[PDB]
RNA sequence: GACACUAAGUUCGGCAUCAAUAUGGUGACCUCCCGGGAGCGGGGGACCACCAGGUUGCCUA
RNA sequence: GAGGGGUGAACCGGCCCAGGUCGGAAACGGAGCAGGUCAAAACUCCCGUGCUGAUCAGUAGUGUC
Repeated sequence: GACACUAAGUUCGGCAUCAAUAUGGUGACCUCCCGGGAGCGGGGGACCACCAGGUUGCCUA
Repeated sequence: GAGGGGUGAACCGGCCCAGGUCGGAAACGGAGCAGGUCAAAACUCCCGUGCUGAUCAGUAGUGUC
């Protein structure tokens, strides 16, 4: 010299923009009790959302 | 112990609040609508951080001949 790969340097696209988990708050549907003159008042249960949130670690990011 | 807006609206829910209607002497309370409104499903835009595709040029480094 020439060709590679290793980055990065342009110039335009394509996409991704955490997952897995405790505790707490709220709320529908449902369920149980305590109370009340009727409408109602009060407390508990479960479940599923959602808002907060401690811990944990892989998924082209 | 990571973001910033937005919209309508499959559907479900908050809240407010009509008319009507029901319980009540009344205060008021109820069931559900219309109406508004919020939240959230959802879909979007932005900033940021990246992955990947092509396109440029070919400086950085070890390789190859």

Annotation:
Keywords: PROTEIN-RNA COMPLEX, RIBONUCLEOPROTEIN, SRP, SIGNAL RECOGNITION PARTICLE, TETRALOOP, SIGNALING PROTEIN-RNA COMPLEX. This is an experimental structure of RNA (signal recognition particle RNA S domain), with 126 nucleotides shown. Crystallisation conditions: 12% PEG4000, 110MM Tris.HCl pH 7.4, 10% glycerol, 50mm magnesium acetate, 100MM ammonium acetate, 5MM magnesium chloride, VAPOR DIFFUSION, HANGING DROP, temperature 300.5K. The entry also models magnesium ions. It comes from the structure "CRYSTAL STRUCTURE OF SRP19 IN COMPLEX WITH THE S DOMAIN OF SIGNAL RECOGNITION PARTICLE RNA". The structure was determined by X-ray crystallography at 2.9 A resolution and released in 2002. An Rfam search finds the family "Metazoan signal recognition particle RNA" in it. The family has 91 seed sequences and 383,523 matches in Rfam 15.1. About the family: The signal recognition particle (SRP) is a universally conserved ribonucleoprotein. It is involved in the co-translational targeting of proteins to membranes. It is annotated as a non-coding RNA gene.